An RNA structure (A/P-tRNA) from Entamoeba histolytica HM-1:IMSS, in which 73 nucleotides are resolved. An Rfam search finds the family "tRNA" in it. It is annotated as a transfer RNA. A reference for the family is Hou (1993), "The tertiary structure of tRNA and the development of the genetic code", Trends Biochem Sci. The family is grouped with related families in Rfam's "tRNA clan". The source organism's lineage runs through Eukaryota, Evosea, Mastigamoebida, Endamoebidae and Entamoeba histolytica. Method: cryo-EM, resolution 3.1 angstrom. The entry became public in 2025. The PDB entry is titled "Cryo- EM structure of 75S ribosome with A/P- & P/E- tRNAs from Entamoeba histolytica bound to antibiotic paromomycin". Sharma et al. published it in Nat Commun in 2025: "Cryo-EM structure of ribosome from pathogenic protozoa Entamoeba histolytica reveals unique features of its architecture".
RNA sequence: GGCCCCAUAGCUCAGGGA
RNA sequence: AGAGCACGCGACUCUUAAUCGCGUGG
RNA sequence: CGCAGGUUCAAGUCCUGCUGGGGCCACCA
Numbered sequence: 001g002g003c004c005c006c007a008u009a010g011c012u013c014a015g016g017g018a
Numbered sequence: 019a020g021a022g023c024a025c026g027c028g029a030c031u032c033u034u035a036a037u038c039g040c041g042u043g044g
Numbered sequence: 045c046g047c048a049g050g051u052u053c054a055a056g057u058c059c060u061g062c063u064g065g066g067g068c069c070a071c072c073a
Stems, first nucleotide, its partner, number of pairs: 003067001005066002007063001008015001010023004024042001026040004046062005
Other pairs, nucleotide, nucleotide, family: 004066cWW009010cHS009020tHH010043cHS015056tWS017018cHS019044tWS020044tWH025041cWW051055tWW052054tHS055057tSS
C1' cells in the first nucleotide's frame, strides 16, 4: 500500500448523551 | 469527562516509614 | 479529550477528510 482497532494530565487506561 | 502513581498542602507519631485525604495536573 | 469538518437543543461519544502509528492474509508451476 489495500483490512482494522485505538490516539485522553508526566506516566497509565475508563468515555456508551444534554 | 475517572480512578492509581507524579510533584505540592496537610491529619498521625517522641521522630520517621506507611497511612487517610485535600488538592494541582485533561 | 489527535487536527479540519459537518447533523445537532447537544458530543472526548455520532460519521467523513487529514494526521503519528501497533496487530491479519496466497497455494502447483